Annotation
Solved structure of RNA (atRNA synthetic Stop tRNA (76-MER)) from Escherichia coli K-12, 76 nucleotides shown. The 2021 paper behind the entry is "Harnessing evolutionarily flexibility in tRNAs to maximize nonsense suppression activities".
[PDB]
C1' cells in the first nucleotide's frame, strides 16, 4: 500500500446458503438429602457486530463504518 475470510445472548457452543434460531453455564424454584455439592425436573428471560439497499420479506443478498484474523506490490 492492496486482497480474502469471518463477526450471534453476560460466558462456551449448535443450525445455514431468502419463509422465519436450538442449547449448556448463569436466575427463581420443586424432587431428593440430616443440610449441602452432584443430579434430576420445571418456569423464565435474553443477541444473527452499529446505519443504509434490493426484496412481499434479509441473520443470510449489496454498500459505509468498525473490529479482527489470514496473504502479495512497493523494495530487500
Nucleotide at each position: 500500500g492492496g486482497g480474502g475470510u469471518g463477526g450471534u445472548g453476560g460466558c462456551u457452543c449448535a443450525g445455514a446458503a431468502g419463509g422465519g434460531a436450538g442449547a449448556g453455564c448463569a436466575g427463581c424454584g420443586g424432587c431428593c438429602u440430616u443440610c449441602a455439592g452432584a443430579g434430576c425436573c420445571g418456569c423464565g428471560a435474553g443477541a444473527c457486530g452499529g446505519g443504509g439497499g434490493u426484496u412481499c420479506g434479509a441473520u443470510u443478498c449489496c454498500c459505509c463504518u468498525c473490529c479482527g484474523c489470514u496473504c502479495c506490490a512497493c523494495c530487500a

About this RNA: Among the 50 different proteins in the entry, which are not shown, are 30S ribosomal protein S5, 30S ribosomal protein S7 and 50S ribosomal protein L5. The sample was in a buffer at pH 7.5. The PDB entry is titled "E. coli 70S containing suppressor tRNA in the A-site stabilized by a Negamycin analogue and P-site tRNA-nascent chain". Lineage of the source: Bacteria > Pseudomonadota > Gammaproteobacteria > Enterobacteriaceae > Escherichia coli. It was solved by electron microscopy to 2.9 angstrom. Rfam match: tRNA. Rfam links the family to the GO term triplet codon-amino acid adaptor activity. From the family's description: Transfer RNA (tRNA) molecules are approximately 80 nucleotides in length. Their secondary structure includes four short double-helical elements and three loops (D, anti-codon, and T loops). Further hydrogen bonds mediate the characteristic L-shaped molecular structure. tRNAs have two regions of fundamental functional importance: the anti-codon, which is responsible for specific mRNA codon recognition, and the 3' end, to which the tRNAs corresponding amino acid is attached (by aminoacyl-tRNA synthetases). tRNAs cope with the degeneracy of the genetic code in two manners: having more than one tRNA (with a specific anti-codon) for a particular amino acid; and 'wobble' base-pairing, i.e. permitting non-standard base-pairing at the 3rd anti-codon position. By type it is a transfer RNA. The family is grouped with related families in Rfam's "tRNA clan".